[PDB]
Context: one part of a larger RNA, bound to proteins that are not shown
Parts: sequence; C1' cells; structure tokens
RNA sequence: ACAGCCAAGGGAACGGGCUUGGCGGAAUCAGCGGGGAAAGAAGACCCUGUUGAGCUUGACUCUAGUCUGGCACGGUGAAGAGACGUUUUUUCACUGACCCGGUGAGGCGGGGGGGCGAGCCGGGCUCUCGCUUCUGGCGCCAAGCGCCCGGCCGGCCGGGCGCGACCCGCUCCGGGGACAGUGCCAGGUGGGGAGUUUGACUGGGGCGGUACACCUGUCAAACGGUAACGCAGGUGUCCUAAGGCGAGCUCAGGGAGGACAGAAACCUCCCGUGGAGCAGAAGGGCAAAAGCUCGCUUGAUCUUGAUUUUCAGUACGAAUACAGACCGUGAAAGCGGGGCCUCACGAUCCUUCUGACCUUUUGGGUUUUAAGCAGGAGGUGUCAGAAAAGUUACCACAGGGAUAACUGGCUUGUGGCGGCCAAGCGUUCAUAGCGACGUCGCUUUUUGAUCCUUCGAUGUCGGCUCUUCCUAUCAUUGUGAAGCAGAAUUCACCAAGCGUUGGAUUGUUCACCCACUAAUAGGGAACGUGAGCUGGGUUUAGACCGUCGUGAGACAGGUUAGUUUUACCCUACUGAUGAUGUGUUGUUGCCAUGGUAAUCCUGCUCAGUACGAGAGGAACCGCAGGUUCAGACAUUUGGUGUAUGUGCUUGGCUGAGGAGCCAAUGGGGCGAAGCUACCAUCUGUGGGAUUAUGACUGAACGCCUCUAAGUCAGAAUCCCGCCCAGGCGGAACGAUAGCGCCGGAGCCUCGGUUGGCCUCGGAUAGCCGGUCCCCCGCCGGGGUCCGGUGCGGAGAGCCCUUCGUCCCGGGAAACGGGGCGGCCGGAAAGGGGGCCGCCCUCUCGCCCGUCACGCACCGCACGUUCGUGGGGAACCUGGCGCUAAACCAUUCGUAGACGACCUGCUUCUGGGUCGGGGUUUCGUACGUAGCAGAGCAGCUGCUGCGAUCUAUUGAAAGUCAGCCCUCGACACAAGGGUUUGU
Repeated sequence: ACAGCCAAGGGAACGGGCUUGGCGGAAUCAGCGGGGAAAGAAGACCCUGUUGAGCUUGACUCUAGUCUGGCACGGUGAAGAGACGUUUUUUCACUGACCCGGUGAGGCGGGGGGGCGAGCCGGGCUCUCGCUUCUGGCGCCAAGCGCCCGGCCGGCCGGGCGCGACCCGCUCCGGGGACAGUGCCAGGUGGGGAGUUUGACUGGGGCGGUACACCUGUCAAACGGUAACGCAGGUGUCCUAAGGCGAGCUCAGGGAGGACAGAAACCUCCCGUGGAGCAGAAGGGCAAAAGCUCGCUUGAUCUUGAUUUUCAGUACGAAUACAGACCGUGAAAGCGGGGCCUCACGAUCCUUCUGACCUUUUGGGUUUUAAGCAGGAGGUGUCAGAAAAGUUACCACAGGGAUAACUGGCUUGUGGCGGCCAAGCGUUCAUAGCGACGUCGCUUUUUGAUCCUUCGAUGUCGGCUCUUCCUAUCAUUGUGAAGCAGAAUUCACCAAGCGUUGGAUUGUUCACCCACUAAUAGGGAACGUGAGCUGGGUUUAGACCGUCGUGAGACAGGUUAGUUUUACCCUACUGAUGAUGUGUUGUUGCCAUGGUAAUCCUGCUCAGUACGAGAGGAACCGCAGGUUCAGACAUUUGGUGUAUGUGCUUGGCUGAGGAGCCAAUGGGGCGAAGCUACCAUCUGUGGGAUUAUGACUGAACGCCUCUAAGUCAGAAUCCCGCCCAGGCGGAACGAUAGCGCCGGAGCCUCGGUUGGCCUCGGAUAGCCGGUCCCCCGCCGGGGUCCGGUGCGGAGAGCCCUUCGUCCCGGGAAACGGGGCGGCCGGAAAGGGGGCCGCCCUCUCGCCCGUCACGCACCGCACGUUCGUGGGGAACCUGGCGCUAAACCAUUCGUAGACGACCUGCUUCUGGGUCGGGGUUUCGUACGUAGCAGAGCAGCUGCUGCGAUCUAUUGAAAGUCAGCCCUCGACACAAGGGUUUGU
C1' cells in the first nucleotide's frame, strides 16, 4: 500500500494476509479504549561523519588594543664628559614648532609719572605700592578743562579735536615644550577577538589495552598461506670487537685425590653427544667449531647490474648469488665486502656534509655567491611518512537498527527449582525427616553473555484500576507417611474450584514492622496495563551543596521547581435495531450451541469426652449464626430532593397591605414520589463418571498379590443439572385480504440422473434355519431332536426386465388380471401398504411354439428413464370455499440514548380533561375580633401607634405529572397512511 475474526507454526526470532486448524451471513446505531508493534515529527538518547555551531583554556596559527626601542617632524644656547675646528653623549635652560586652559581673546612686558617707608652727605637711592571690606542701595551711554570751527543778530544757536583715560612694543593672556604626540618600522604582551584542530582499532562508545611498524614458538588441520582485544614471549638496542682471518684448545656436570681448604678458592687424574657457550626473545644451527684463548687486522671499505623475502610480484627494510677494484688473513687451499640464521627501522619537499681541473649562473669575460648532478645524515613509532586541547544538560545537521539504552529471540555461567549415589545426622537406626563428597537435570518471575528485529520513534520506573492464565500448593475438600497418644506440626499424593486482607516508613519493585486471618503461596500476560490515570522517581532547559576541573563544565552523589496531545476510522468488546427463509402474519413452545457460582469461618452440642501419668485435649451427626461473593429489592432506617411541596428568613423591587418576584438553585428547616446503601431487606440448589487412595475376587509365580481378566467405595476436581442467552435450527396452533383446494394447451428457467431391494436382533473361542412332542406366557421364550456353517434361508445375493402387434396351437391361470366405495393400521422426522364390498372391466398379460407385418431412413454422437421433475410468469376452462392482518400514525411508561419494548383506542360503552373524595407533605392562611401585648402619643376612662399573642384554624396551600377511587361536568371516540398471497 491493499486491508481489516482467531490458535499454533515457521518466518527479519511478537502475522490481517502465508502453512495447518478453529471457522465466516446484508446494512447499521450508541459506547469503548485490547489491538492496528494507531496518528503527530527523516529519534532529542547512543554511535558514525575526516558535517557544524555556542562556550573555555596551559591547544595550534593569528589579531585589535597596549608597553617598549629606533627613524622623521624636531629647533636655540650654556656648561660636564668624551672622540678626531668638527662630532657623540649628560645636565641645565630657551621658544618658535607642537600641545593644554581661559576669555565677548578687555588693561600683557618694559619705561614714565605719583604715594608711604629707608637712609647718605635739600638732593639721590635702597624698594614698595596703583586709590573698592560694615550694611541683601546706586553705578553705562562723561563732567570739567584747553584749543579750533560753522550759522544767525559782542549776544544767541551748533559742531570738531585733545586731555580727562601716560608712552613704546613682535607673538590675546597663562601653562607646558624639543618632550607629549603623530607617521613608519622592531621586540614583548595580548581567549578581548578571529580561524582551525582536537587519530584509529575496539564484542556500542568511553576508560583500559595496542592486537597500528617489526621478530620467535603455537594456533595451523605433515607444501606454502591462513583470523580473533587467541595463547607464551621479545623489539626501537648492543658490539674496535661481540666484525675479518689463522692457530691452538674444549664446554655444563660428575667421580676420586691434594697443606691451611670447609658446601664453595687452587692443583691433579678420570668420565663427559654438548646436558655449556655463542649480546638479547624464542626456534634452528654449531665440538681439532659457530664456543674459549691468543696473533695479525679493518670485507663494517669503493662500484654497476641480477635475485630473494613482504608483494600489486610496487617502495622501503633486510637478505642471497655474482662481476669489477682495492685490501686483510693464512704456509696455502681458501675465507671475509659486518655480527651463525630468523627482528633491530623511514618517502617527497627542505636543510647539512662529502665528490669533480664537473655543468649552469641568460649580451660576453674574471671572481664571490647561488642552483644543478651523485652519495651520506637531520624524520615522520598513527612507523607508504597532516602541523593540532577541551566542553556542551543551550546545542545542530546527515545518517545508522552496520551500533548502545526496553520488550521479544537463542544460551543458562549466575539465580531459582528438582533428582540420583549414600559417608553421616537422627540416643538406636543411611533414606520418618534430613544429608556430605560427587553427579544428572529442569525453568526463564534474577542477573549476565550476544546484537537478530526496531533509531522518516513500538512512549522509558512504580502505584492505581481491571481481566485472564500457570503451578513449583499457603489455605480449604479427599487422601497416603511420620521420630502421627491427643492437640499442634512435618513429609507426600489427586488437585488451581474458591481465597490469599487493613495499615506506619519509603517513589519505590524489594524491604521491615503493626494488626486481623483459614491463609495471609509464588508467578506470566511487550519485566500485562500512560489516545486508562497519576507523575512521586528517573531523564531537558532554572537553582543550591559536596567532590573533581585552571576553566567552560562533570558526577548509577544529594536537593528544589519543572506543559503528559488526538479516536469520528477498522477490528475486538459491550449493549441496540435488524438480515436469511419458513407463502404472510401472530401466539405458545423445544433446545443446538455458548456462558455458568457460590465460598469459607465462628459459636452451642458431642465434651472437659476419646487420648493421655499429668498437663492439656479432638472428631462425625445435629443446631444457631457470620465472612467473601452473587442476583435482586425499597415494607422499614438512612441518603438525595428544583414535586422549586410547604414554613421561616437577608438585600432589593412592585406606593402600602395582601400577593409576589429578582439574587446564574439567594439562604436555610422539614419533606412526597422516584432512585438508591451490607448504611435497610430478601434469596443463593441436585446428579454422573471417576482422581488420589483404600479395598474384593484372583491368577501370573501350587504360596502371596487392589490387577493381569473381572469388581467395590471414592472427592472444593471434571461433565451435566438448576440458572443466563437462544441458531442462515426445528415444532404445534390461530387467522389468512384477489386468494386456497380440487379437476388443458403450452412458454421461460434450473439442474442432475439413465431399474428396485419394504427393515430381525446380534455373536465373533461362535452362528443360522426347521422342529412345539416337552416346559412356560400375553400366537411368543427355553429344552429336545434334525439340518446347514468358508455363511447358498449366500449382498459372491435377491426381485423386475421393455421391440410392438396379428393368426392359431401346447403348457401356466380359473382361488385369475384391470377398474369405484368402507374399517383396522403408522408419531423419533407419523403409510398414494394390505383387507372387505361394488354395477363394472377382460379373457391378453406369463413360458414354448405357428404365422407375418411395422420407415428396412441405405456402417456412425447428445439414444434409452426418474419425467405429468423443481421454480416462474401468464392464458384459459369448471366445481367447492375465504372474506385478514402487519407496519406507520395516535396513546402508555412496567420501557427507553434513538430504534426497540410494555400498554389503550363504543357492550350506554371507552379512555381523556376538569371537578370531588382518599392519601400524604408542611405546620395553623388572608381578613375579622380581642379589657392579650413590652410600652409610647393625644384627649378627659377613651382614642391612636405597636413586634408579637389568642380565636376563627390540624388551618391554608400543594398533591401525579409515572399516587389510589370516582362515574359528577365537558367534549371526543365508529377514523387516516404504507404494505403483505401458498
């Protein structure tokens, strides 16, 4: 995706499909949450990716900023110290660059002039000052003086200049200053910021290891090769000799001797196949040597190719034969270009060294330099060779069931449970009950191991709730055994029917304790059960503590707060309509199949009995109750109560009274009906076969034996009953409207079939048929006797048999063939059999013959019946008969989500409405009256106001809408629609 019932199987290890079984019946309604590993989102967990990002730092590489030195802008002059009139440096100054501050750039520097002081012999100077300090006034835009000038008639009117208000000056005034500072370089610092990295293998990953490059033995299965985080080990070195040659020797160990001398010193003889040594791991190899000791040496040198090992027949590394030089050694043959062999190591690029009468160094030449060519070295151990730290719970993307965290699957070490042997324990005594040393199993409610399914998601603990199943049995029923006197207890059997509880602490599973109990057993169902809940724990983001970390952060360490989504689909389940087909329709019924139920305890009695020394201390039968459970029910008690029934009552509202209303049911008291509670009441049941077990008879096996054949008793088990449902299962009965029953041609359609058996019961180590002579009984049974018995009174069988007609014979029939009326008779799912009458109707039915004939269709299929077959329309044509219900609509309320279900709908009768009565609830109505009323007010005892009280008044009000009875009043009621036939 198509879909949509299950069990098991096997299967990618939990199927709707597949295999084998169980089974399956239209179309639907309300619910439901078992399943669809339901939907939702390319899993957030975990891993992988040479994919990221936030953050950190002792990661790598950088970087803003910052500190520091130099050069420049960058000047003037005195001294000090240097160097050879120049020049470097130190200090001190200068100003003019440069900077800073103030101001509306407002009085700066110098001198003059004037005032108070000092002091030398009135004048000159030392030297200072520049006119404001009592009061919370006022204060500018000139007075005065001097000198010029104009207009008008010395007088009027009006102007200009100067002093008042000193003169001269080159930066406004101050403060810094050759430095700050700026530009460019250089060194340092620089997670403030940038970019990037943060191996691999791996029984998940991490931690741990290195199985990452090598070597020895083994694995490894007698060529070679051969894997695992297989087993036992080694390696990154060591050696001027431990390399090379020659010679000479012989080692480990042991025995026997010798002063000190001993277990062990050194000397001597003897044995010694290596039991020593050969640098190291191991394996191989090695005895006048490969070891030990000496002598001489540098084959550990220079050089081109070939080959081997790993292998791709690449590199490296290591190694093997040679060839060419130089050499060493030896008398020489020879041997030696490292180590007796198998390991002991490193590309490109770059750097460094060595080599040549070397090449190039770009127009030529010389010379430095630089680059080439060949060979070494500096190193990549992740060892065919990147340059590299963390954290993320704030996290991201691409994927992964190649890979972890559930379930499921295999396994069962561990866990659990159970046997077998029998040393012992049990005073005695292996096995009443236990049981060592050993050993065999089972289980998958423990934990593991594994990684098969699922990472484009199967909701992760526990509880709650609810059903079901297992038995490995705690209780209860029936039993066997005890070291069973009784009581209590222990072991075992059949056995899972019914139970297995209330609580404190904890999230808990688990645990522990309290308490009751017959008992307080253990478990599965995706570690049952989150579209069932809850969310306490775990397991996001916030936050605290401890330990850890420089840190970011981490912690099967504590703590606190932290969103729980969807069903209307399919199925399953629960209920509800319905469907088939029975002609329609109804009433009453049967029961196939499915479900299923009761349970346990207390008291009294037995009985203070059996038993027991005592202490203690039962049981069966009866009687009375209760627990758990189940099915009802409402008379009673209780609950509810919006009868919104009736009082009371707050606030407000209708002018007040009265009557009411509003406050999302205003509040409250009592309360009908209905519903409803172990919170009231009632009821809960019988057989059958048997299990375990105990026995009978009785062999096997002369005895014994519950067993072998045969037989008995036997239970919370099981099956049935009772009880619940009532089938694509029947039955009897009623009524049946254009229809039933009985008595012509045909037309459609559906198929198959192509003679029938009409019946004892049965036994099987036994049967069947006659026989009544004998014995019994309401013609049947037993006996005798006689026959059959590979059934012959046999299913290996029986019956019927069809070509037809004609003529005439023989056998057979004559009690015969064919044909309308009556009585027995049959019920598990009932007979078109036989018998008696008739008025009829025939001498033919069978067999053997005689005699001819028939479409003799010219060789050929589906022929031949059952067949007046079943079902359906019609058409006729006659007789006798029938004249219904169902559904809707209405009504009811014993019912109800809707459907459905239970009811009513003319007998002067029916229901309905209203009224009346009964019942019942509340609790005493309005009005009226009162010389009742705490008091108060007005008038002279009366009259007013006044909550309340009393009488009228168990009053008033309500009361079936799903209460009871009326027959008073009123109308209505004889209807309508759709269907249905053998």